[PDB]
RNA sequence: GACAGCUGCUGUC
RNA sequence: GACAGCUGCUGUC
Ligand code: MQC
Numbered sequence: 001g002a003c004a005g006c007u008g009c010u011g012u013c
Numbered sequence: 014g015a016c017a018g019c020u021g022c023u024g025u026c
Base pairs, nucleotide, nucleotide: 001026002025003024004023005022006021008019009018010017011016012015013014
Other pairs, nucleotide, nucleotide, family: none
C1' cells in the first nucleotide's frame, strides 16, 4: 500500500 | 433485515 475478517456508534428505508 | 458513513482491532502478501 493492497486484500480478508470484525460488529459498536451514527444516518436512511 | 438491508444500505451508507466512521476511527480502528485482528490476520494475509
Ligand atoms: N466489513 C466491514 N467493513 C466492517 C467494518 C466494521 C465490519 C465490522 C465492523 N465493525 C466495527 C465495530 C467497525 C467497522 N468499521 C470501521 C470503519 C471501523 C473503524 C474505522 C472505519 O473506517 C475506516